[PDB]
Context: one part of a larger RNA, bound to proteins that are not shown
C1' cells in the first nucleotide's frame, strides 16, 4: 500500500416520516317499492378527431315545453380545428318525446342472432 | 303473425283482464345440518342457528276473547319497549335451557259475514241497444251492548256506506342577508407583526399565493317551494242507536274431545303442531280457569272474515363524529369488482401530492437522435422539471478520518 474493516461527507436508490384529504367507517333524522304501458340487469352502438369512464339510444354526452338561471358554453379532460349563445345558450327543477338487441322474455328457435 | 304458459270474465274472439321477474336488508309461510359445548359421548347443546324452497309490503305479521285467573264487588283487541326474571318450568335433574299473567310505557278503534225472518226487491259489462250472473239464493235483515219473530215504549247521532278535506309538524331545496380588503415592516405572495377602524339575532364551516366575523361562498334573522304526515283529523250526506214482555225460530263438525305414532316447547300429567284411527252436544248447550272424573263457582262463545296507529330494515336523501388518514380506513380515495387467475362455481390486487401562476424550459452546441448531455431561460425554490411536497433505514457510487 492492494483486496478490505468501521464511522462520516456529497450524490443515488428506496419511499419511511411529517403535513395534507376528492375515500372509507359508524351513528342519527327523513323516506321507501319496480315490472307485460316489457323492469332490474346485460349486449352493441352513439362524439369532428374518442381508447377508458359517464351520459345517451339510429332523434344516441342528446330533442320539446314551463319555471329558474345568466354571459357564457361545447361532461370527466387544461388539445387542435371548428361551432353554439341577446331568436337568452350553458346549467338546475318539473313535465313530455325518442328509447336498437338480449333480458320475466311471452309466435318459434338461438352463446345478445334468426325464421314464418 | 303471435298475451308463450296457467288462469278469471266472457260478446266463447286473446275480446277484457291477471300471474311470471327485480329489490340493501327487514317481513311471513315451509325444509333444516354439522363443527362446537357437555373438558369422551348417545338425550341435551350449538339451534329452529347456517343453508335451501315458496311469497307479500313499504313496512310485514298480529288483532276485537270459547281471553286473563295479582280469585276478584278485579282487568278488558293486537304489536312493541322497560320490568316481572334468570323467577316458574325443562334437563344423562349433568352441562345447559327458559317463559307468562301482571305492572310502567308507546299507540289506541272498532267492525263485517253464515243462519233465523224476508225471497229477485240484486250484481257485472255496455254511451245505448243489448248481453252475462243469480232460487244450488243476488239483494234486505243481522252479528253477545245476542239476533230473528209477535206486541208495544222510545228514539236515532252508535255503526256502516260515501262526499269534502287541512292546520301544525318533520325532511329536503331555494330567496334574502351586516361589516376593512386602510398605514408601516417582512415576504414571491399578507389571512403575519405593529398601528387604526367596523359588523354581529351573523365569532358554524369552506375558499382565497401564510393564522380572515368584516376579500368570496356562506352563517343569524325572515320568507318561499316540494315531499311525507294524509285522502288522515275536522266538517258533512245518508242510515238509524236503545229498552220491555213473550217465543227451546237461528247461531260455523271429521269440529270439541279420546286413543296410537312422531316433532316442537319452559310447558312440567299442565306448550304448540303433524300424521293414522275413533268421535259429541245444540244456548234448557258448550268451552276455559296449568293432572282426570262429578258438583258448585267465576270467565267466555271455538270450528267464517276484515281492520288504522305505536315497532323491523336501510336501498335512497340529508345531517353528524374524543372513529381511520393512503401497508390505515371498504376489496376499492386512482382503470375497482378495474388489471389479472380458474372449464366453471368462484377468486382478485397495486397505483393519492409540480407550482402562487404552466410561467410545463425559447435559442445555441453535441449526438444516429422529438433521446440523452452541455450551456441557457422561468420561478422564492428546479436538490419543485413530470409516479415532480418532505425524502428515514437497508443499501450503492465517489470521497474524508482512523486501522
Nucleotide at each position: 500500500u492492494a483486496u478490505g474493516c468501521c464511522a462520516g461527507c456529497u450524490g443515488g436508490u428506496g419511499g419511511a416520516u411529517u403535513g395534507c384529504u376528492c375515500g372509507g367507517c359508524u351513528c342519527a333524522g327523513g323516506c321507501g317499492c319496480u315490472g307485460a304501458u316489457g323492469a332490474a340487469g346485460g349486449a352493441c352502438g352513439u362524439g369532428c378527431c374518442a381508447a377508458g369512464c359517464u351520459g345517451c339510444g339510429a332523434u344516441a354526452a342528446g330533442c320539446u315545453g314551463u319555471g329558474g338561471g345568466g354571459a357564457g358554453c361545447c361532461g370527466c379532460a387544461c388539445g387542435g380545428a371548428g361551432g353554439c349563445g341577446a331568436a337568452g345558450a350553458a346549467c338546475c327543477a318539473c313535465a313530455g318525446a325518442u328509447u336498437u338487441c338480449c333480458g320475466a322474455a311471452u309466435g318459434a328457435g338461438a352463446a345478445u342472432c334468426u325464421c314464418u | 303473425a303471435a298475451c308463450a304458459a296457467u288462469u278469471g270474465c266472457u260478446u266463447c274472439g286473446c275480446g277484457c283482464a291477471a300471474u311470471g321477474a327485480g329489490g340493501a336488508a327487514c317481513c311471513c309461510c315451509g325444509a333444516g345440518a354439522a363443527c362446537u359445548g357437555a373438558a369422551a359421548c348417545a338425550u341435551c347443546u350449538c339451534a329452529g342457528u347456517a343453508u335451501c324452497g315458496g311469497g307479500a309490503g313499504g313496512a310485514a305479521c298480529a288483532g276485537a276473547a270459547a281471553a286473563c285467573g295479582c280469585a276478584a264487588c278485579g282487568u278488558g283487541a293486537u304489536g312493541u319497549c322497560g320490568u316481572u326474571a334468570g323467577u316458574a318450568a325443562c334437563c344423562g335433574c349433568g352441562a345447559g335451557u327458559g317463559a307468562a299473567c301482571g305492572c310502567g310505557a308507546u299507540a289506541c278503534a272498532g267492525c263485517c259475514c253464515a243462519a233465523a225472518c224476508c225471497g229477485a226487491a240484486g250484481c257485472c259489462c255496455u254511451c245505448a241497444c243489448g248481453g252475462g250472473c243469480a232460487a244450488u239464493g243476488u239483494g234486505g235483515u243481522g252479528u253477545c251492548a245476542g239476533g230473528g219473530c209477535u206486541a208495544c215504549c222510545u228514539c236515532u247521532c252508535a255503526u256502516c256506506a260515501g262526499c269534502c278535506g287541512a292546520c301544525c309538524g318533520u325532511c329536503u331545496u331555494c330567496a334574502c342577508g351586516a361589516a376593512g380588503u386602510c398605514u408601516c415592516u417582512u415576504g414571491g405572495a399578507a389571512u403575519a407583526g405593529a398601528g387604526c377602524g367596523u359588523g354581529a339575532u351573523a365569532c358554524a364551516g369552506g375558499g382565497u399565493g401564510a393564522c380572515a366575523a368584516c376579500c368570496c361562498c356562506g352563517u343569524a334573522c325572515u320568507g318561499a317551494a316540494g315531499a311525507c304526515c294524509a285522502g288522515u283529523a275536522c266538517g258533512c250526506u245518508g242510515u238509524g242507536c236503545g229498552g220491555u214482555a213473550g217465543u227451546g225460530c237461528c247461531a260455523g263438525a271429521g269440529u270439541a274431545g279420546c286413543g296410537g305414532g312422531g316433532g316442537u316447547u319452559g310447558g312440567a300429567u299442565a306448550u304448540c303442531c303433524c300424521u293414522c284411527g275413533c268421535g259429541a252436544a245444540u244456548a234448557a248447550c258448550g268451552c276455559a280457569g296449568g293432572c282426570a272424573u262429578c258438583g258448585a263457582c267465576u270467565g267466555c262463545g271455538a270450528a267464517g272474515g276484515c281492520u288504522a296507529a305505536a315497532c323491523a330494515c336501510a336501498a335512497c336523501c340529508u345531517g353528524a363524529g374524543a372513529c381511520c388518514g393512503a401497508u390505515a380506513g371498504u376489496g376499492a380515495a386512482c382503470a375497482a369488482g378495474u388489471a389479472g387467475u380458474g372449464u366453471g362455481a368462484a377468486c382478485g390486487a397495486a397505483c393519492g401530492c409540480u407550482g402562487c401562476a404552466a410561467a410545463g424550459u425559447a435559442c445555441c452546441c453535441u449526438c444516429a437522435g422529438a433521446a440523452g448531455g452541455g450551456a441557457g431561460g422561468c420561478g422564492a425554490a428546479a436538490u419543485a422539471g413530470a409516479g415532480c411536497a418532505u425524502g428515514a433505514a437497508a443499501u450503492c457510487a465517489g470521497u474524508u478520518g482512523g486501522c